Solved structure of RNA (guide RNA) with a sequence from Vibrio cholerae, together with DNA, 96 nucleotides shown. The sample was in a buffer at pH 7.2. It was solved by electron microscopy to 2.9 angstrom. The source organism's lineage runs through Bacteria, Pseudomonadota, Gammaproteobacteria, Vibrionales and Vibrio. Halpin-Healy et al. published it in Nature in 2020: "Structural basis of DNA targeting by a transposon-encoded CRISPR-Cas system".

Context: bound to proteins that are not shown
RNA sequence: CUGAUAACUUACAGGACGCUUUGGCUUCAUUGCUUUUCAGGUGAACUGCCGAGUAGGUAG
DNA sequence: ATGAAGCCAAGGCGTCCTGTAAGGCGG
DNA sequence: CCGCCTTAC
Numbered sequence: 001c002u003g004a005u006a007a008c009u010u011a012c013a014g015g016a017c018g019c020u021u022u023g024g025c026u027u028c029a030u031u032g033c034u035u036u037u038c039a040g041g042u043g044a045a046c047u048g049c050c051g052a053g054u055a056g057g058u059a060g
Numbered sequence: 061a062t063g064a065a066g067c068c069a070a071g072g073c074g075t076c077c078t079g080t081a082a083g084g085c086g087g
Numbered sequence: 088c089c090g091c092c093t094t095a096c
Base pairs, nucleotide, nucleotide: 009082010081011080012079013078015076016075017074018073019072021070022069023068024067025066027064028063029062046060047059048058049057050056083092084091085090086089087088
């Protein structure tokens, strides 16, 4: 070691029928945004050749 | 910062709201 | 086995 120790609430069901919101309306007058600014490839991936060629290939 | 935001009328009816079980105590 | 027994928003 619990107001302890045990504990089946169940079974059935039709909310429906009807409906006009309306008429009216001026948002306007005014307006200066401007001043100044470094993006930075030390040389480095060249020279030919073939090819009618801004085509397409080619050695070192 | 300058000023104002309008009103009118109403709001339906008919009918109902289930039943069973389930005591302690003294005599 | 038999009867007595009440009030609720």